About this RNA: Released in 2022, the model rests on cryo-electron microscopy data to a resolution of 2.3 angstrom. An RNA structure (23S ribosomal RNA, nucleotides 3 to 570) from Listeria monocytogenes EGD-e, in which 568 nucleotides are resolved. An Rfam search finds the family "Bacterial large subunit ribosomal RNA" in it. The entry has 27 different proteins, among them 50S ribosomal protein L20, 50S ribosomal protein L35 and 50S ribosomal protein L28. The sample was in a buffer at pH 7.5. It comes from the structure "Cryo-EM structure of Lincomycin bound to the Listeria monocytogenes 50S ribosomal subunit". Koller et al. published it in Nucleic Acids Res. in 2022: "Structural basis for HflXr-mediated antibiotic resistance in Listeria monocytogenes".
[PDB]
Context: one part of a larger RNA, bound to proteins that are not shown
RNA sequence: UUAAGUUAGAAAGGGCGCACGGUGGAUGCCUUGGCACUAGGAGCCGAAGAAGGACGGGACUAACACCGAUAUGCUUUGGGGAGCUGUACGUAAGCGUUGAUCCAGAGAUUUCCGAAUGGGGGAACCCACUAUCUUUAGUCGGAUAGUAUCCUUACGUGAAUACAUAGCGUGAGGAAGGCAGACCCAGGGAACUGAAACAUCUAAGUACCUGGAGGAAGAGAAAGAAAAAUCGAUUUCCUGAGUAGCGGCGAGCGAAACGGAAAGAGCCCAAACCAAGAAGCUUGCUUCUUGGGGUUGUAGGACACUCUAUAUGGAGUUACAAAAGAAAGUUAUAAAUGAAGCGGUCUGGAAAGGCCCGCCAAAGACGGUAACAGCCCGGUAGUUGAAAUGGCUUUCCCUCCAGAGUGGAUCCUGAGUACGGCGGAACACGUGAAAUUCCGUCGGAAUCCGGGAGGACCAUCUCCCAAGGCUAAAUACUCCCUAGUGACCGAUAGUGAACCAGUACCGUGAGGGAAAGGUGAAAAGCACCCCGGAAGGGGAGUGAAACAGUUCCUGAAACCGUGUGCCU
Numbered sequence: 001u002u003a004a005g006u007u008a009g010a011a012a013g014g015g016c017g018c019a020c021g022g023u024g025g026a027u028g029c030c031u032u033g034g035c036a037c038u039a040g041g042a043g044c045c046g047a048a049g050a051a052g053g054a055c056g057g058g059a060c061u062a063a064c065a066c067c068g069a070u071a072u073g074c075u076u077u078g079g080g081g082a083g084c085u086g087u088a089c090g091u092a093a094g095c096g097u098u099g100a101u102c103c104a105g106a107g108a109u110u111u112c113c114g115a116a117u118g119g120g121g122g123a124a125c126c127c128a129c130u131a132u133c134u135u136u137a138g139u140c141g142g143a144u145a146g147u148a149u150c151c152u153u154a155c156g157u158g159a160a161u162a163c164a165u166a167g168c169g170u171g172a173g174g175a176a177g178g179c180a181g182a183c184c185c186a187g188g189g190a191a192c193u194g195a196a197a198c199a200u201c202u203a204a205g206u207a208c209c210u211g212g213a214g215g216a217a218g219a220g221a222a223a224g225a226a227a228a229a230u231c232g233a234u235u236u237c238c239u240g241a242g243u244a245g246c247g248g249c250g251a252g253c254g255a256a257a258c259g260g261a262a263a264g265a266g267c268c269c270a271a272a273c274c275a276a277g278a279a280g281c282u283u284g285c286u287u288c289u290u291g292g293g294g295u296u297g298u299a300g301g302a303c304a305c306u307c308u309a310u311a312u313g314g315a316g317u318u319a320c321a322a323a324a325g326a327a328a329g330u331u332a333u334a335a336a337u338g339a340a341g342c343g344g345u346c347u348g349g350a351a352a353g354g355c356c357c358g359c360c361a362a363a364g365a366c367g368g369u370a371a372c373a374g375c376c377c378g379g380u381a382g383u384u385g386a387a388a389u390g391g392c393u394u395u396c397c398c399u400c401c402a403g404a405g406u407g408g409a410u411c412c413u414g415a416g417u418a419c420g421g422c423g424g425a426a427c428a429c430g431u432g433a434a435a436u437u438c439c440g441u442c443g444g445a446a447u448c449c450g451g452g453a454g455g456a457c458c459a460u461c462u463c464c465c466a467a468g469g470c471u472a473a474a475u476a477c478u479c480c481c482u483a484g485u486g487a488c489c490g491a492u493a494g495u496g497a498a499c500c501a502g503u504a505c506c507g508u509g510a511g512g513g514a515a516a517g518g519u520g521a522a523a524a525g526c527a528c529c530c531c532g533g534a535a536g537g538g539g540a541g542u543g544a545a546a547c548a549g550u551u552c553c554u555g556a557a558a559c560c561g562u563g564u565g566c567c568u
Stems, first nucleotide, its partner, number of pairs: 013568010028553001029518002033489002035486007042478002044178002052113003055068003059091002063087002065072001074107006083095003118127003128147007149175009183214001184212005194201001198248001224231002235262004245253002266470003269414001273292006280285001297448001299413004303407005313401004325396006332389002335384003341357001343356004358375002360364001366378003419443008429455001450465005505512002525552001528539004
Other pairs, nucleotide, nucleotide, family: 011012cHS011013cHS023558tHS024557tHS025555tSS025556tHS026555tHS027554cWW031490tHS031491tWH033494tSS033495tHS034494tSS043180tWS043215tHS046115tWS047117cWH047176tWS049115tHS049116tWS049117tWS050116tHH050177tSS051114tHS052123tWS053124tWS056071tWS058064tWH058086cWH061063cHS063500cWS068069cWS073108cWW073109cWS077387cSS078334tSS080101tHS081099tSS081100tHS082096tWS082097tWH082099tHS083100tWS105388tSS113123cSS121123cSS135140tHS136138tHS148176tWH158166tHS159165tWH160164tWH161163cHS180182cHS182215cWW182477cSS183476cSS184217tSS189205tWS189207tHS190206tWH191204tHH192203tHS193202cWW194251cSS195250cSS200250tWW201250tWS201251tWS201430tWS205206cHS214216cSS215476tWS216475tWH219234cSS220233cSS220472tHS221265tWS221266tHS221471tWH222232tHS223451tSS224463tHS226229tWS226462cWS227454tWS233473tWW234474tWW239258tHS240257tHS241256tHH242243cHS242254tWS243255tWH244254tHS245428tWS247250tHS247251tHS247430cWS250430cWH251430cWW262474cSS263473cSS264472cWS265471tWS265472tWS266319tSS270295tWH270296cWH270413tWS271294tHS271412cSS272293tHS272301tSS280284cWS296413tWS297465tHS303409cWS309312cWS316322tWS317323cWH321399tWS323398cWS324397cWW331390cWW334385tHS338363tWS338381tHS339360cSS339363tWS339379cWH340374tSS340375cSS340379cWW347351tWH348350tHS348371tWS349370tSS350370tSS351353tHS362381cSS363380cWS365379tHS369373tWH386387cHS386388cHS415446tHH416417cHS416444tWS417445tWH417467cSS418444tHS427432cWH427435tWW429432cWS429434tWS432433cHS432434tHS445466cWW446466cWW478479cHS489493cSS490498tWS491498tWS491517tHS493498tWH496501tSS497501tSS501515tHH502503cHS502513tWS503514tWH504513tHS507509tHS507510tHS519523tWH519548cSS520522tHS520524tHS520545cWS521544tHH522543tWS523546tWW524542cSS524548tWW525549tSS525550tHS526540cWS526549tHS527540tHS532534tHS532535tHS541549tWW542546tWH543545tHS543548tHS564565cHS
């Protein structure tokens, strides 16, 4: 050299590991805002124009907040004592110890829309009339006031129609609308659902609509509860009791009284009758108004007599009649004063932290301050304070006022009521043997020798006296205010909303309905140089840190890249 054989290495790209970045916004820490409560307060506003809005007002004003053509404020009374002219990252022009800004009380001003009310209207606009004034040569302009409707009530006018009524006009009063998406009372009143189907039944007299309200409402001084022999208005809680009951005797529904508590409070009429009118003329009898009187069960009253009161006393605006004022006290709505360490030293950007000394404390609450503070600041305990307004409590004023006894001749004691039939409803109670209560309809008592109830009904007994009205508290709820609390949340949580949110956005509309927090102790917010049109970078500087650089604490993961140890 040829031949045969063996083995290496490789990366277009990829894989694994690691390092370093980017994106992104989890996590931690934080809190401007929420959530649930407690104690107290307050529980209404509106024709004297509300709630809620629209449009305006600043030196410049887009938004918010504030204010209303006196507009970013005016007057005043107090407070307060050096700054101020709001946010928010400005520029300008000004103000202030001859006390500003600021805080509290009280005034003034308060456009337009809105019940909206002079008429109209597609809210925030348009168009008047009547007086009075003003302007102009006069039209044309300007200012102020009045002018809706209904109800009630005076007065006047006044038809068919004679009287008159209706009607019409004027003047007084009053109402109207809103809402705390709560609580309360009333009218009206579902369905899904449960019953393992479903019709009675349930859900449920709930949701919802409508009306009425009030700070609470409702209820309430026995025609009650009972039957230990008695209680003594109502309401609320505990209990009775898941009992008695109801119930396609199913599902389910479900008392009450007794007992124990909270809180307590009682009153006024109608009627007899009296007086005074007024009328009807029943022509001296009757019913109508005002006042007195009078209020209840073996009855009370009227009515007869009798004793004392006629403000001596007593009572009041929370019923019991209804308006007024004062004064004092106290609370609220601003504030004032207020002890004790610049202690030493260590670390640090900073000390409130460590170590070592002190001190105050009726003050060691909370917050702030360059990291964790009783002694640094605001404060805190304690002690003071109010010109003005409001509340409350007292006292005074003022206002108002007959109450025992004895008889039982007569009279009165709630009528189309009670009750009944029929049809419904409420009662825990579904028609049942169905008492009790209410509604519609029809029928319809007694009326003190009277009447009701005791769960059909009768008798006895017992307890009550209906068909008129008022009544605080104990109870319910919270749109609000003040002070607090939490083995409540901590930014996908907590409100829908920590942030210009019922916004943006969606929808013709009713309606639906977000996202979005963090520079630093301090802006010291990066002069200056460099590349670049700028953006953006790199230096330099600030800062403890800038890999804290105006959205800027931390900064996970997915995902995107650069580099390369091993592999392919």